[PDB]
The PDB entry is titled "AN INVESTIGATION OF THE STRUCTURE OF THE PSEUDOKNOT WITHIN THE GENE 32 MESSENGER RNA OF BACTERIOPHAGE T2 USING HETERONUCLEAR NMR METHODS". The RNA (RNA (MRNA PSEUDOKNOT)) has 36 modelled nucleotides. NMR data were recorded at pH 6.5 and 293 K. Sample source: RNA WAS CHEMICALLY SYNTHESIZED FROM GENE 32 OF BACTERIOPHAGE T2. The entry is indexed under PSEUDOKNOT, T2, RNA, RIBONUCLEIC ACID. The 1999 paper behind the entry is "An examination of coaxial stacking of helical stems in a pseudoknot motif: the gene 32 messenger RNA pseudoknot of bacteriophage T2".
RNA sequence: GCUGACCAGCUAUGAGGUCAUACAUCGUCAUAGCAC
Numbered sequence: 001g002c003u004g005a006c007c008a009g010c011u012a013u014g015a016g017g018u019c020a021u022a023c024a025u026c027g028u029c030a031u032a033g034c035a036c
Base pairs, nucleotide, nucleotide: 003020004019005018006017007016009034010033011032012031013030014029015028
Other pairs, nucleotide, nucleotide, family: 002021tHS003022tHS007026cWH017025tHS018024tHS019023tHS
C1' cells in the first nucleotide's frame, strides 16, 4: 500500500460501513433485469 471478503427473494454497477491489510461477519440507499 492497492487489493480481497461480508450487505434484500437473486444477480450486476455506483455508493458507503466493518475486518485483514490480506480472514472475515454482518446491515444499507439508488438504478436495471428477473423469481410465484